[PDB]
C1' cells in the first nucleotide's frame, strides 16, 4: 500500500434533567 | 455505538 481480525473513542450519534 | 487514533497478522 491493501486486506481481514482486535483495542480506544476525543469528535460526532443516540437516551437523559442532570450524573452519567 | 461509531475511526479521521492505534495493534496484531498477512499482502506488493
Ligand atoms: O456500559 P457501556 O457498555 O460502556 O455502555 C452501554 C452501551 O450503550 C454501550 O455498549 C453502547 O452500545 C452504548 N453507548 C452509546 N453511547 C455512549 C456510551 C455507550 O451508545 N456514549
Nucleotide at each position: 500500500u491493501g486486506c481481514u481480525g482486535g483495542c480506544u473513542a476525543a469528535g460526532g450519534g443516540c437516551c437523559g434533567a442532570a450524573a452519567g | 455505538c461509531u475511526a479521521u487514533g492505534c495493534c496484531u497478522g498477512c499482502u506488493g
The RNA has 32 modelled nucleotides.
It is bound to CYTIDINE-5'-MONOPHOSPHATE (C5P).
It was solved by X-ray diffraction to 2.71 angstrom.
Entry title: RNA hairpin structure containing one TNA nucleotide as primer.
Crystallisation conditions: 3.5 M Sodium formate pH 7.0.